The RNA has 22 modelled nucleotides.
Protein in the same entry: Genome polyprotein.
The depositors describe the entry as "Crystal structure of the enterovirus 71 polymerase elongation complex (C1S3 form)".
Released in 2022, the model rests on X-ray diffraction data to a resolution of 2.53 angstroms.
Crystals were grown from: 0.085 M MES pH 6.5, 25.5 % (w/v) PEG 5000 monomethyl ether, 15 %(v/v) Glycerol.
[PDB]
Context: bound to proteins that are not shown
RNA sequence: GGUCUCUCUCGU
RNA sequence: ACGAGAGAGA
Repeated sequence: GGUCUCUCUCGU
Repeated sequence: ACGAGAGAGA
């Protein structure tokens, strides 16, 4: 220690 | 539905 997308997991 | 976390990709 950026912008995003996608998927997963944990919570009322 | 809403909050928390992860991985991958560009």